[PDB]
Overview:
Shown are 35 nucleotides from a PDB entry: RNA (HMKT-7) with a sequence from Haloarcula marismortui. The entry is indexed under TRANSCRIPTION, KINK TURN. It was solved by X-ray diffraction to 2.95 angstrom. The 2016 paper behind the entry is "A Critical Base Pair in K-Turns Determines the Conformational Class Adopted, and Correlates with Biological Function". The source organism's lineage runs through Archaea, Methanobacteriota, Halobacteria, Haloarculaceae and Haloarcula. The PDB entry is titled "Structure of the standard kink turn HmKt-7 as stem loop bound with U1A and L7Ae proteins".
Context: bound to proteins that are not shown
RNA sequence: GAGGGAGCGCCAUUGCACUCCGGUGCGAAGAACUC
Numbered sequence: 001g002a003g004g005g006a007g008c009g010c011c012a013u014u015g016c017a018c019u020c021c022g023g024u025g026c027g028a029a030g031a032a033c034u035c
Base pairs, nucleotide, nucleotide: 001035002034003033007026008025009024010023011022
C1' cells in the first nucleotide's frame, strides 16, 4: 500500500461474584489481523 473494521498499550490490582461500573496514552482522519 491492498484488504479489514475496533481495539491496542501502560500503571495499579491476588480480588468470592451473580443488576453495570479503576486510572490513563493511542485508535473510524482506521486498532487487531491477512496479504